Description: An RNA with a sequence from Human immunodeficiency virus 1: 36 nucleotides with solved positions. It comes from the structure "Solution structure of an RNA derived from the joint region of the TAR and PolyA stems of HIV-1 genomic RNA". The organism belongs to Lentivirus humimdef1, within Viruses.
């Protein structure tokens, strides 16, 4: 970077939440930088 479950709202968003792409690093797990 895209995306439209979960659920409380003054009804306006408000938590998390699903699907990617690249260099490096490592038994496997992945992971860290991170967004024409």
């Nucleotide at each position: 970077g895209g995306u439209c479950u979960c659920u409380c709202u003054u009804c306006g968003g408000g938590g998390a939440a699903c699907c990617c792409a690249c260099u490096g690093c490592g038994a496997a797990a992945g992971u860290a930088g991170u967004g024409u």

Method: solution NMR. The entry became public in 2021.